[PDB]
């Protein structure tokens, strides 16, 4: 530096 | 419509 998945804010 | 953070996997 590349690809994939899960959780949270913006009342 | 908009920004930041945490965890696991791959090259």
């Nucleotide at each position: 530096a590349u690809a994939c998945u899960u959780a949270c804010c913006u009342g | 419509g908009g920004a930041g953070u945490a965890a696991g996997u791959c090259u």